[PDB]
Context: one part of a larger RNA, bound to proteins that are not shown
RNA sequence: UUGGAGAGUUUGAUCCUGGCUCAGGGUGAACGCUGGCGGCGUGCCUAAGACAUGCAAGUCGUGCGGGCCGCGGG
RNA sequence: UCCGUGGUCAGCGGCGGACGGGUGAGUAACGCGUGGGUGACCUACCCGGAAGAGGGGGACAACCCGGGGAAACUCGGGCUAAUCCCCCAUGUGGACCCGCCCCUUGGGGUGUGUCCAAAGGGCUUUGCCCGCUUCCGGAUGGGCCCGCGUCCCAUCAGCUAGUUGGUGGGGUAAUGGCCCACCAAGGCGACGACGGGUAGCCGGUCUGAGAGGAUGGCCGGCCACAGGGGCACUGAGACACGGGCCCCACUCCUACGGGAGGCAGCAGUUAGGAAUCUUCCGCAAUGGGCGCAAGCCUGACGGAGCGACGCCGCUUGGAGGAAGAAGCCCUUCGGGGUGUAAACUCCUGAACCCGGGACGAAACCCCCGACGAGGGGACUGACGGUACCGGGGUAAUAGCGCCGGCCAACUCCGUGCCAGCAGCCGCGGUAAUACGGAGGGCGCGAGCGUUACCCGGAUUCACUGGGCGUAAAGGGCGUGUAGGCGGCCUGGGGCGUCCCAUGUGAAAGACCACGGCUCAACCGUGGGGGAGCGUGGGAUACGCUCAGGCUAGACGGUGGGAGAGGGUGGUGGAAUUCCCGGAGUAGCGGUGAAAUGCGCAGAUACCGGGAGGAACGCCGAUGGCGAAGGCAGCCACCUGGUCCACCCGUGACGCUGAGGCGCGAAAGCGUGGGGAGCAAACCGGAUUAGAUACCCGGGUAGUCCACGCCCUAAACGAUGCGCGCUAGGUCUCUGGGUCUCCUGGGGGCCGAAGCUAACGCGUUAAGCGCGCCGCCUGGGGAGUACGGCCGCAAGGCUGAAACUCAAAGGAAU
Numbered sequence: 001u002u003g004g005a006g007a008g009u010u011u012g013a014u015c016c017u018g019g020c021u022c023a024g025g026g027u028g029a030a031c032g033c034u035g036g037c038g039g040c041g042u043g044c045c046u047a048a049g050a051c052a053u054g055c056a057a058g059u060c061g062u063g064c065g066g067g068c069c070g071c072g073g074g
Numbered sequence: 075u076c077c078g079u080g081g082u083c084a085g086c087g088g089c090g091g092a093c094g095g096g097u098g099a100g101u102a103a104c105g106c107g108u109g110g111g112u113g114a115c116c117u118a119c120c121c122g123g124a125a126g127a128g129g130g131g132g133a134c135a136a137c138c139c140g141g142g143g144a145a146a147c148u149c150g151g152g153c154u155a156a157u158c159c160c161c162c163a164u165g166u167g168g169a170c171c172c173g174c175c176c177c178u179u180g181g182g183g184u185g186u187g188u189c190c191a192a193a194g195g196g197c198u199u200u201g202c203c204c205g206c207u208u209c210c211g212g213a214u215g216g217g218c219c220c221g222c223g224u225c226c227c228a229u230c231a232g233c234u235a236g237u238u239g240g241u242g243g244g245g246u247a248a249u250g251g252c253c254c255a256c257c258a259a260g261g262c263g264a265c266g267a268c269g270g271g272u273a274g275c276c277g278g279u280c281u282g283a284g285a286g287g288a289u290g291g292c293c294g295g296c297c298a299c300a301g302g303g304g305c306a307c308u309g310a311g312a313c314a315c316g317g318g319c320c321c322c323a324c325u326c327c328u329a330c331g332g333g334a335g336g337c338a339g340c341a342g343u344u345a346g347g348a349a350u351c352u353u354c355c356g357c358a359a360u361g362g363g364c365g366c367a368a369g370c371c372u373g374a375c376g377g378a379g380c381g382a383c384g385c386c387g388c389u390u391g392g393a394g395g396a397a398g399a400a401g402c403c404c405u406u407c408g409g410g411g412u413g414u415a416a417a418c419u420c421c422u423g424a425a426c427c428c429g430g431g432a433c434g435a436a437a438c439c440c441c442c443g444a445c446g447a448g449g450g451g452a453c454u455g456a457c458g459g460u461a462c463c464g465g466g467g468u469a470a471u472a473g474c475g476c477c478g479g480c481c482a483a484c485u486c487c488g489u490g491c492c493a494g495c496a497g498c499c500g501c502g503g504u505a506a507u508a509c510g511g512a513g514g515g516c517g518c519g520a521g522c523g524u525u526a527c528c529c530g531g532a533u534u535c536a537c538u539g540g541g542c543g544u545a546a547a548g549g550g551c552g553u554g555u556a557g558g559c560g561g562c563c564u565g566g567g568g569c570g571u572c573c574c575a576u577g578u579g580a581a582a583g584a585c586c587a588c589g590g591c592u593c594a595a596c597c598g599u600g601g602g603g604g605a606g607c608g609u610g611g612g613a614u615a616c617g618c619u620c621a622g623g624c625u626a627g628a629c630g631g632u633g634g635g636a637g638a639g640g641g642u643g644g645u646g647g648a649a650u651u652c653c654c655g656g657a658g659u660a661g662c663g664g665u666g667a668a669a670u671g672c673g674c675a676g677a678u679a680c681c682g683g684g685a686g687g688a689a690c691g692c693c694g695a696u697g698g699c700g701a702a703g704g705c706a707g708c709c710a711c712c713u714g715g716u717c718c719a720c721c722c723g724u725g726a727c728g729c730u731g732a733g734g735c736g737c738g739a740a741a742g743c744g745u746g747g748g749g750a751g752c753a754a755a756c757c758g759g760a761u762u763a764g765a766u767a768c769c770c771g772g773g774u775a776g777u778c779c780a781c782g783c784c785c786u787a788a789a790c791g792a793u794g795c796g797c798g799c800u801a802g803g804u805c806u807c808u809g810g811g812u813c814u815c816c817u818g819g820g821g822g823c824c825g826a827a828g829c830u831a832a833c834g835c836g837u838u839a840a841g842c843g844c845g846c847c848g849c850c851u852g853g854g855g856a857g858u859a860c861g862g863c864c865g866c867a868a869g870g871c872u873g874a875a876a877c878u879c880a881a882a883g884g885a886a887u
Stems, first nucleotide, its partner, number of pairs: 006022004012887001014885003024529004029525005036388006042381002044346001049344003053341003058089003063086002066083006096299003105224008115216002120212007128162005137152006167190004172185005194204004225271003232262003237259008274296004278289004301322005324335005352378001354377003360374001361372004391421004401412004426466005434457001439451004473518005478499003484513005494501002540850003543833002548847001550737004557730003561624007569617002571613008585601006627727001628724003631720005639713007646690001651685006661672002698705002742783006751777002756772004794846006802824010828835002852879003861872004
Other pairs, nucleotide, nucleotide, family: 001003cHS006531cHS008479cSS008498tSS010017tWH010882cWH011013tHS013886cWW016545tWS017882tWS018881tHS019880tSS022532tWH023531tHS028045tHS034382tWW034520tWS039595tWS046347cWS046350tWH047345tWS048097cHS048299tWS051343cWW052342tHS052353tWW055373tHS057090tWS061065cWH061083tHH061084cWH063156cSS065084cWW065136tSS072077cWW073076cWS085135cSS086156tWS088364tWS092309tHS094316tWW095300cWW096338cSS099298tWS102272tWH104221tWH113177tWS114218tWS114248cSS115247cSS117118cHS117214cWW126192tWS127205cWW133156tWH134155tWH135154tWH136153tWH143145tHS143146tHS144329tHS145332tWS163192tWH164191tWH165166cHS165167cWS166208tWS167208tSS172186cWW191207cSS217247tWS217248tWS228267tWH229860cWW230268cWW231263tWS231266tHS232267tSS236239cWH236256cHH236257tWH238260cSS240251cWH245250tHS246248tHS251256cWH277290tHS277581tWS277582tWS282284tHS282285tHS284539cWH285537cWS285538cWS286529tSS294580tWS306313tHS306317cWW307314tWH308312tWH309311tHS314317tHS323336cWW329331cHS337341cWH339373cSS340373cSS341353cSS347349tHS347350tSS351379cWS356358cHS357372tHS357374tWH358376tWS358435tHS365367tHS382520cHS386594cSS387593cWS389471cWH390472cWH391469tHS395414tWS395417tHS396415tWH398413tSS399415tWH400413tHH405408tWS406408cHS414416cWH422469tWH423467tWS423468tHS423470tHS424468tWH425467tHS431459tWS431461tHS432460tWH433458tWH435455tWH436454tWH437453tWH438452tWH443447tHS444446tHS455456cHS459460cHS471520tWH472519tSS476483tWS482516cSS489492cWS489506tWH491503cSS492502tHS493502tHS493506tWW500508tWS536851tWW541547tSS542547cSS545547cWH546850cSS549847tWS550702cSS551701cSS554733tHS555732tWH556731tHS557846tSS561726tHS568569cHS568614tWS579605tHS591595tWH624725tHS625725tWS625726tWH627725tHS636715cWW637714cWW638697cWH647689cWW648688cWW649687cWW650686cWW650687cWW658678tHS659676tHS659677tWH660673tWS660674tHS660676tHS661677tWS663670tHS664669tHS665666tHS665667tHS668759cWS669759cSS669770tWS670758cSS695706tWW700703tHS702737tWS703787cWS717818tSS724727cHS738785tWS738789cWS739786tWH741784tWW743866cWS749750cHS749776tHS753775tHS754774tWH755773tHS760768cWH761765tWS761767tHS762764tHS765767cHS783866cHS784868tWS791793tWS793840cWH800826cWS800839tWW801825tHS827836tHS827839tWH830832tHS831884tSS832885tSS834840tWS835840cSS836839cHS839841cHS852881tWS855876tHS856875tHH857858cHS857873tWS858874tWH859873tHS865867tHS865868tHS
C1' cells in the first nucleotide's frame, strides 16, 4: 500500500490432478414478451453491391468590356 | 439617339474550389505511435522590416456573320476591354557560373560577369483606403530522412537483376535506384529474410487487485481511398469525392442519327441481413469562402424528427382503513393464506385548460472621435409561443424472469421415460417442490429475459504466478555449432543500473475539488501525476568491457589399479544333430491322459570313429564395465573410458547446449556365405460347441558370419546435465593410508531434517539452491490425415483439424 470470496461435476467413500459448467461487468447489439414521460448521448458492424429526385461551392461591378429590363431625362 | 444609374444573365479576369463533409476497401508499410534530423526542403492569404510602380505593344471570349443536330451543343470568319499575355527601362534587392574569407554535407559574406520586377481600382481628390512588384525575417501548414515499438502460420527456409554499391546524367522545393547509362559483385535471412493469412494505426475504450488480456464504433490526431485501374494538366499547394484525359465493367436517354452518369456528401430507394433513422427547419448563433463594406454561398454546423439502442431523472399516488369481505389456493375441515391488500374516508394533483414567456445576441455596420484607442447607436432567434414562470385541474400505464443443488423463493392438481425441461450435475417409468397450469413466493422494474461476442472467475500459457517417478509432461545415448550462463583480488573506462536538473508526453477522456442546467445523466473551471524518449550533470556496488594478478573451478605430468568396455586374429572342451563301424532286440517317443510320429527295411538304450554349427557349465555374486543400446570359455595384438596417490605443470582454459554429426536391443531389408539346435509362416495330431490358439510330432524364413541399410522400444531408475549446501547405521565392490580404523570412487538396503496428493524419495533427493536444455496444457479422433524430409521396402521423424464425450486419470480407504 484504498486493493484480490468462489461453486457445481470422475468416488461406495477419500485426497489429488484435470477439464467442462456457473454466478460478475461490458456492447454501435439483435430476438421474445411488455411498454407511460423527459433529458443527454447515440443508430448499415452485412454488399467500398447498385441507385430515381432535390440539395451539399461559391463569391467580387472597389478589375474589364457587354446584352437584356427598369428608374432617371436628351 | 445619348448619359448616369439600378436589377439580371452569361463572358474575360481574380480568390476559393487541395479547407470543410464521407468511408475503412487497400496497406504488416517509416502507414501509424514516440523521440529526433533537414548544411537536403517548400508555404497562397496573415504580421513585421527595406524598396518600387517609368514607356510601349498584343490576343481571345462576350458580340456580329455563316454550317450541322432531338440533344450533348459545335467548327469556321470578323471586331473589342482589362488587375489578361509580351518587350524596353530602374536594380533596394535576388538568382547563377568563376575567385577569396568565414563556416563546415548545399550555411554566412563579398568582387568581376550575366539575368529578373510590377496594375490598376475607388472615394470626400497635390490626400487616404483595397490591391501590384523585388527581397529579408516571423508565424502557420507541409514534404523528405533516421533510432526504437507494432498480429498469426517455420506444415512458407532460404530470398534478390534496379537487385546491392560506385560513377555520370535525368528529375523535383529537396535527399535518394526516385529514374537512365556505364562500372563493380554484391544486398537480405533462424535477433525469422521470402511467402501465405489477417488488420487502417493512435489518444483511448472494456475488463482486471495489479501484471495482463481484449479492442479501435462514437469523439480528436495521422494515414488511405472517391465505380475498377492508368495518367497527367491548372496550381503556393492535387496527380484533385460533387475538375480533366484514357481503358474497362455497368446503367440510362434519344428523334435510332447519337450522347450522358459516378451518394464511401445530407436525406431517400433498392439489394444483402438477426439488424441500424426524416427526401425536416435554419444560416440566429460558432466556423469557413468571396468581398473596402453591405451582403451572398455554406446538408460544415445549430436545432428539429424517428428508434426504451444506452445512460440518467420521473410516473402509475399518500395517510387512514377488519383479528381481517367476497373470489381463488391450501387444510388434519378446528383452520392457514393472498392481505391493509381491496372496498370505503380524507389529503395531494402526472396528465391536460388559461395567461405570461426566455437565456442563447452583440458584434459587423452607423455615430463623435482619427476608418485607430475609447465612448455612444440601432438591426438580427431556426430551435419556439418551446423550455421555464404564474393560475386552474383529473387518482391517473405494469410488466418480465425465476422458485431441485449452485441460487433468493413451495404447495395442490394434471401427466406417467409420454408430453416436455436442460448452463453444468440431472429431471419425467402413478404422491415430480425439476414437465404443464394454478395459488403462494423470490428477483428486478418501463422495463425483464434470450441469443452472440470481449475480459473476469482460469495460478487453465503461470512476468507477477504452474508443472514433468506413478496423474499430461526428461530428448534412446553421446559429441559438439550458435546462443544463454560463469570462480577469487586490483585498477581504466562507465555499456547495462541508480539519482538529479531540463525539454516532450496536444485536446477530449480518467481521477480529485468546485461550480452550471430544480438533481442527475450531461456539461464547465481548476488541480495532480506517470511511464517512455531527447539533452546536460552526477553515482560506480552489481552485471559489461578493457588491463594486470591468483589457484579453490577445469585440464596436464609423474607413478600405479580394477573391469563380460570396444575392434581384429586365433584356439579349448561339454552337449545336441547327421553320417560310419560295432554289439543288441520290440519297442521308442510324447501328454493330463493320448494321437500324430519313429521302429523287424533293425529303432530306442550302449561302445568306438567322423562331420559341422551355435552357445559358453562350475567361477557367477544383492558383483564388474560402458554415455546409452549393451558386453560372459581361453589366448595374443590394437584401442577407449575411469579411479587412486604425489600436490609437480597450465592459470577460469568452465557449464549447458536450438540446429549439426555419430552411436544405437530385437525384428526387419539388400548382396554373398553359413545352417547343428531353435523356430514366425505353414502341415499334421490332440483338446474343444468351434480351436485359423494354449499341449504334442514335423517345418521354412530367420536366428550365425561379412559388407551395406532400417533408427524403432515398458531404448526404464517410466527420474536431462553440471555445481554447491543439508544427521547417521549397515552391507558390498575397487584404490590409498598412520590398516582397530581413517580417506577417496562406484554398487545396494534403512533411515536425520526437509519434500510429497498419497505411495514413497531422502548425500545415488523426488530436500534447500543457481545455470542451460528438452518436454506438458481434458479423454477420444491420433501418432491418424495433409504438407515436408528420410528409407530398397517395411516404414521413420515433423504433426494437425472437423467431429465427439463430462469425463479420461494418479495414490490410497
Source information
Keywords: Ribosome, bacterial ribosome, proline-rich antimicrobial peptide, antibiotics, protein biosynthesis. The RNA (16S ribosomal RNA, nucleotides 4 to 920) from Thermus thermophilus HB8 has 887 modelled nucleotides. Ions in the entry include magnesium, zinc and potassium. The 2016 paper behind the entry is "Structure of the mammalian antimicrobial peptide Bac7(1-16) bound within the exit tunnel of a bacterial ribosome". It holds a match to the Rfam family "Bacterial small subunit ribosomal RNA". Rfam 15.1 lists 42,628 matches to the family in 10,626 species. The literature on the family includes a 2001 paper in Science by Yusupov et al., "Crystal structure of the ribosome at 5.5 A resolution". Its family is annotated with ribosome and structural constituent of ribosome in the Gene Ontology. Among the 50 different proteins in the entry, which are not shown, are 30S ribosomal protein S2, 30S ribosomal protein S18 and 50S ribosomal protein L13. Method: X-ray crystallography, resolution 2.8 angstroms. The entry became public in 2016. It comes from the structure "Crystal structure of the Bac7(1-16) antimicrobial peptide bound to the Thermus thermophilus 70S ribosome". Crystallisation conditions: Tris-HCl, PEG 20000, MPD, Arginine.